The RNA (crRNA) with a sequence from Acidaminococcus sp. BV3L6, together with DNA, has 79 modelled nucleotides.
It was solved by X-ray diffraction to 2 angstroms.
Lineage of the source: Bacteria > Bacillati > Bacillota > Acidaminococcaceae > Acidaminococcus.
Entry title: Crystal structure of the Acidaminococcus sp. BV3L6 Cpf1 RVR variant in complex with crRNA and target DNA (TATA PAM).
Ions in the entry include sodium and chloride.
Context: bound to proteins that are not shown
RNA sequence: AAUUUCUACUCUUGUAGAUGGAAAUUAGGUGCGCUUGGC
DNA sequence: GCCAAGCGCACCTAATTTCCTATAGGACTG
DNA sequence: CAGTCCTATA
Numbered sequence: 001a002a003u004u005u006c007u008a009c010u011c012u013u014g015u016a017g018a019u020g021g022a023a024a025u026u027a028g029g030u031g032c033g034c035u036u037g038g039c
Numbered sequence: 040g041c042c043a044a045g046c047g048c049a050c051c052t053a054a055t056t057t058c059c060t061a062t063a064g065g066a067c068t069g
Numbered sequence: 070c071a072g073t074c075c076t077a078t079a
Stems, first nucleotide, its partner, number of pairs: 005018005020059020060079010
């Protein structure tokens, strides 16, 4: 510790597997803060 | 400390739609 | 007025 890009690597200036983009939208999640309560 | 219902902010993640075209049509150029 | 080339098909 290299990548179209991602992960894991290094006999090997590269190796193994994967990889449907772009746009657009929507939904959900994590964290923090706060309110009223429950335990 | 945990939890319920709920609001505000930050960012991260995933699902679902479309297209994946040469050519007709016509506005612009000059 | 033609040729060019962007728009919007079907």